[PDB]
RNA sequence: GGUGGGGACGACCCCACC
Ligand code: FXQ
Numbered sequence: 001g002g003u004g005g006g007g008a009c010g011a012c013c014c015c016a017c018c
Base pairs, nucleotide, nucleotide: 001018002017003016004015005014006013007012
Other pairs, nucleotide, nucleotide, family: 010011tHS
C1' cells in the first nucleotide's frame, strides 16, 4: 500500500490475510 469481515452509517475504530 492492497484485500476480506464487523461496530446500524462514516471521514473514527476493531479483527484477519497478502
Ligand atoms: C458504526 C458505530 C460507532 C458509533 C459511536 C460515537 N457502526 N460518537 N459504523 N459505528 N459514535 N461514540